[PDB]
Context: bound to proteins that are not shown
C1' cells in the first nucleotide's frame, strides 16, 4: 500500500389504459 | 412531451 465479502431487500425489459398541454 | 395505473419476461439476486 496497490488489499476482493455479511440477510431492512435491488437490475435490465416489454403490453395494454385514464388527464392535461 | 407531462403526472398516474394495471399486466407480464429473464432456473435474474
Nucleotide at each position: 500500500a496497490c488489499a476482493a465479502c455479511a440477510a431492512g431487500a435491488a437490475g435490465a425489459c416489454g403490453c395494454g389504459c385514464a388527464u392535461c398541454a | 412531451g407531462a403526472c398516474g395505473c394495471g399486466c407480464a419476461u429473464c432456473a435474474u439476486a